[PDB]
RNA sequence: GGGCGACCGUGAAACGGCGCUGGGCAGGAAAUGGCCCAGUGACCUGGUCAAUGGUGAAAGUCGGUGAAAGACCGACCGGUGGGGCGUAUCGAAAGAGCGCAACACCUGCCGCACAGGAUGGCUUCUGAGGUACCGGUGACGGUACAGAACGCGGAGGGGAAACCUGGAAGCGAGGGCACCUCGGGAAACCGGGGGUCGAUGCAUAGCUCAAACCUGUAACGGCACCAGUGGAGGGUGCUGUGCGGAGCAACGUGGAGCCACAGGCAUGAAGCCGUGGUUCGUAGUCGAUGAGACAAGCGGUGAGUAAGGGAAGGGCUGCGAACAUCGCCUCCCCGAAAUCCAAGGAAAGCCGAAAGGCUAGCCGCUUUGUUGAGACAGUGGCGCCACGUUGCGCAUUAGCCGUGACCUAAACGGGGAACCUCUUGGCCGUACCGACUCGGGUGGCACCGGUCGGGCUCGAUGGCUCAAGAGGGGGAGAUGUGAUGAUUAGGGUUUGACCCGUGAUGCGAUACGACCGAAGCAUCCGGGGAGCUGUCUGACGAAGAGUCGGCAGCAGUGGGUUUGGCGACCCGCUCCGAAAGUCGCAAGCGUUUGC
RNA sequence: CCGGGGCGCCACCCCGGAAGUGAUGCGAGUCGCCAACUCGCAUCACAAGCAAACGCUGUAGCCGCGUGCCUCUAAUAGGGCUGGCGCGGUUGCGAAGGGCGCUGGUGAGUGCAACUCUCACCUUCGACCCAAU
Numbered sequence: 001g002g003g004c005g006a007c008c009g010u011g012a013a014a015c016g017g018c019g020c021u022g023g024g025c026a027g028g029a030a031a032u033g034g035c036c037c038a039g040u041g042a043c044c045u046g047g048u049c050a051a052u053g054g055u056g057a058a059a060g061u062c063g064g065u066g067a068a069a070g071a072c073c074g075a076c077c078g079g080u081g082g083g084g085c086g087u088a089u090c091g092a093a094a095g096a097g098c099g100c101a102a103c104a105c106c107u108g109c110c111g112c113a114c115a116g117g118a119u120g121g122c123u124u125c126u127g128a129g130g131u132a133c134c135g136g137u138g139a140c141g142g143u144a145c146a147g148a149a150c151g152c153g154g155a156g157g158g159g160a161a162a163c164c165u166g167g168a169a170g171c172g173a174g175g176g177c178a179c180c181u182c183g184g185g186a187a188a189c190c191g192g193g194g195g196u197c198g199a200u201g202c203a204u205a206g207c208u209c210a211a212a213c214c215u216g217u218a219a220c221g222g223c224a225c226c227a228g229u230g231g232a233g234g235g236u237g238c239u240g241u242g243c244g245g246a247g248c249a250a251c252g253u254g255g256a257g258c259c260a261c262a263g264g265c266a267u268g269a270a271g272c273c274g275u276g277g278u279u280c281g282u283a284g285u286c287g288a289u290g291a292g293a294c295a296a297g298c299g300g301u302g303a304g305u306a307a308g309g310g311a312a313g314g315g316c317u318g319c320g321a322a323c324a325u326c327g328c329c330u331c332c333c334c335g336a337a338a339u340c341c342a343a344g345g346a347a348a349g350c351c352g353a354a355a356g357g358c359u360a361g362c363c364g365c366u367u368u369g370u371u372g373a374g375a376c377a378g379u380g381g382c383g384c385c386a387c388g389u390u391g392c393g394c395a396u397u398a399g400c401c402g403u404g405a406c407c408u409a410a411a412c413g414g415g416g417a418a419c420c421u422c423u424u425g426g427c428c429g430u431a432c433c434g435a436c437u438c439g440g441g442u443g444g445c446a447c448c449g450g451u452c453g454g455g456c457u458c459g460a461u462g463g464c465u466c467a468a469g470a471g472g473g474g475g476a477g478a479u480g481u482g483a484u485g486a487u488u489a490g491g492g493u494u495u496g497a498c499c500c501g502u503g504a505u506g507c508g509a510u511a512c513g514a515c516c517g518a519a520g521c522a523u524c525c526g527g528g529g530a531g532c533u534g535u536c537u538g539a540c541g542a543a544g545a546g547u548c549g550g551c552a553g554c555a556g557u558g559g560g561u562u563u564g565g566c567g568a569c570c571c572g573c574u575c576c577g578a579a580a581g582u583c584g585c586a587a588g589c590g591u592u593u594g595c
Numbered sequence: 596c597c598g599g600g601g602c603g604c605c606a607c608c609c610c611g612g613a614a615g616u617g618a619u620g621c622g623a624g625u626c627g628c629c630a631a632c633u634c635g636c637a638u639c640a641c642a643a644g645c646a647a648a649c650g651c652u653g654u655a656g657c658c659g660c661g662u663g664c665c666u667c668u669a670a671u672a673g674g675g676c677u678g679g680c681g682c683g684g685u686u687g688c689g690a691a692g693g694g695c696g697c698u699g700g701u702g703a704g705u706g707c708a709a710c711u712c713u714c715a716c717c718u719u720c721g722a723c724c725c726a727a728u
Stems, first nucleotide, its partner, number of pairs: 003207002007414004016044002018041008046407005053401003060076005077108001078106004084100004089096002109245005114216004119212001122201001124199002130145006150172003156165003175197003179194006221239006247392009257382005263273003276516002279514004284376003292371003297365005308333003312330003318326001339346002349358003419472007426464003430460001432454005438449003443605003476728001479586006490576002498528004503524005531554004536550005556573006564629003587652009596612006615641003619637007653688010663676004692725003695721002699717006
C1' cells in the first nucleotide's frame, strides 16, 4: 500500500435501535409527519445436538363424476401476452390511454423467501472541527445541538513542505418520496396547500449496509431494434420474482449418461521418466500400408408465426472477463386465432392470386481434395430414471414461539511501547541570538568588521538523559534467529489455570489408483503443578494463632564466565501468561573502487 | 580502494588489509573433565575472492487438517472471497517501479548586486500521492 479484518474478556444474554400502548409540545384549515417522558415486545438477534410443550394456515366460483374433490372432467369469472379493428385523449412521428371480439398462457389462495423505492441508524468520513452549559491553574475532557443533492466563499483543523480537509457565517440552486391533502379528467395525466430528506456501502463472497412503511417489475446500468437524422429533443423488448402445499429416505435389480487419468524427452509411431517410499498397478485390440478431423459429392426427408417445453448448443469483443452473467443467434418437441381469398389457399420459410417452382436445415454412404497419431476400451468415482422391499408421513399438518447443554470472523467492552507536538511546576550555571543577499578574510570552513529587534538586576539563554500531565499514534502468509512491548492486559490457587510425554489410536505429502504414512491435528492415557524444609529470626495485628520483613540447605529455575556433552564457578527469581507496533544480527540477491 | 591513529576543522601525514582463489597437517584461544569447538602457519591444491562499502528481502499461488461463504453443474468436478481465515508443508518468479516536494552538490543564466530567483542533472528523506497484489 485494495471501506472493515491484531490480541484478550463477556457472549446469544446485554447496551443501542425499531414497533406498539398511554400522556405532553411546536407548527398547521386540516392530515401525514417531527420533538419529549413512562411502560412494554412471536422484531434487528446466530449455529450444532438433544428431548418436550404452547399456538396454528390455505386453494377464484358453480356443476358432473369419483369412496371422498384445492387436486379428475366441464362451464363461467379474473389477470396477463402477440396481433387485428375503432377513437372521447396525448405526440412532430415512432409510440402511449381507452373500448370491442377470438385465440394463447396462468392455483388468482395460504406460508416462507427475494427484489424495488423513500426515511432510519449502522461501517467509515466530516472530526485533533463549530456552538451552549458543566469540570479543571492549564493543555484539554463530558453532555446536548447544528447538512435535500450540487456550485461559490473560506473561519477553523492537519502536514517539513508540495498540499489536504472544511454543517464557521453568508450566497446561488430548487429536486426525490412505490409521502399527506384538495380540485379537474373515462384513463394515461394536469393544477393548488403541506410534511420530510449530509456523504459512503456500481464493498459479488468472512464484517457493516438491518429491523420498520409501501409495493410486486414500478428502479440504475447494459445489449438490441423503431422514429427523427437542419444540432438535437423521443421511445419499445429483455435483464425485471422464486420455492412448497404429499411424498421422502434406506437397500436390491435393470437401463442409459457424466467426471478424472498432467506434462517432458523421444517415436515404423514403440518406449523412458514423473511418489516422501530399493512396494505394487496403469491391461488389451485396431492404427503411417493411415487413428482421427475438415469441405465436396450421392441418396432420403424437407420447412410452423405468437405463447409453452428441453439433465439442447454458440461465436463473441456487443457489456464485462478470473470464471461467470446479460444481450444477440442457432437446433429439437408441441402448436393457435382474429383476419384476407378467383374458396384451391394465406396469416404461419422463399417466390408465385394457387398451379406450381425452390433452397436452408436434418439423417445415412463412399470417394477424392487437404492434413496427420491416437480411437475403442480399462481403472477410480458421480448422480438420474424404472421396478420392488422396509420405514416414517399426507390437519392438530406446514409455519411460528418456548426448554437443556456446548460453541463463536455477531454484538458489547479493555489495555498497549517507540515516536511527534503541547500545558504546569522544580533545578543549574553564565549576562547575544537571529538577520542582511554588505565587506574583509581562508585553498575552502572557521574567524573578523558594519545596520534593526529584544537586552535583563532579580531575570535572557543554554543545559537537566528533571518531575507531573494532555492530545495524536497502535491490527495485510511464504530464509534462520533475538530483544522490547511485558514482573503488562488478563486469568488461577487442588471443583486446580497452565506445562510436558522415545505413550496409544484415528485423520493425514504433488501424473492417476492402492498401501505405508513426516509435520500438524484431534481423542485417550500418564506425569509436573501455586517455591520446599526450616513454621530459623524480627516487627505489626490482638494477646497469641496469623500477616509482612531479614537468614540456613537449597531440591528447583533460568541467565552469565560460555565449550558438543559430562559437569567447574558466579548471579537473579519464586502461580500461569498475550498482541499490534518499534529496534538488531546472520543469510540470499544486486551495484562500485581497488586488491 | 577500505579499516585504525596524528593534525582549530576539512585539506595534509603515519600504520594495517587474504594475497585474483581453496583441501591434508604443525603450533595455539575457552573449559574442571571425555576430549570437543575455533584461530595462526607448513608441505601444498588453483580462477576469481573480498579492505569492504552500499541498497533491497517481496510476490503467483498450490496441497492437507479445523471452521465459514458466493457463483456454477443433474451430481462429482470447475472459478473465486487478502493464499477466505487459523495451522503445517511445498513449487516457481523476484531480490534498484513512477510522481511530488525535501537535504546536500554541480553549472549556467536571471533577478544591478546571490546560500535562499529560475532552469536542468545527480543525491538524501517521506506507506505524502499513485502503480503492482